[PDB]
Context: bound to proteins that are not shown
RNA sequence: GGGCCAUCAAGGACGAUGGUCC
Numbered sequence: 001g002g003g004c005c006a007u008c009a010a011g012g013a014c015g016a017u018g019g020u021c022c
Base pairs, nucleotide, nucleotide: 001022002021003020004019005018006017007016008015
């Protein structure tokens, strides 16, 4: 930095967090 998976988010944010692999 990227792929994959899961959860939260009465939030107006191109929203957040956890697990897994490189």
An RNA structure (SL2(RsmZ) RNA), in which 22 nucleotides are resolved. Method: solution NMR. The entry became public in 2014. NMR data were recorded at pH 7.2 and 313 K. The entry also contains Carbon storage regulator homolog, not shown here. The work is reported in "Molecular basis for the wide range of affinity found in Csr/Rsm protein-RNA recognition" (Duss et al., Nucleic Acids Res., 2014). The depositors describe the entry as "Csr/Rsm protein-RNA recognition - A molecular affinity ruler: RsmZ(SL2)/RsmE(dimer) 2:1 complex".